Solved structure of RNA (HIV-1 REV RESPONSIVE ELEMENT RNA), 30 nucleotides shown.
The entry is an ensemble of 5 models.
Released in 1997, the model rests on solution-state NMR data.
Primary citation: Peterson and Feigon, J.Mol.Biol. (1996), "Structural change in Rev responsive element RNA of HIV-1 on binding Rev peptide".
Keywords: RIBONUCLEIC ACID, RNA.

[PDB]
């Protein structure tokens, strides 16, 4: 340093969940 989303929330709701498609100083891996 390169890559990649996580989650808050959006958004559908069972409003839990589930997806993230939004986002570095990082985390991760190398």
């Nucleotide at each position: 340093g390169g890559u990649g989303g996580g989650c808050g929330c959006a958004g559908c709701u069972u409003c839990g969940g589930c997806u993230g498609a939004c986002g570095g100083u990082a985390c991760a891996c190398c």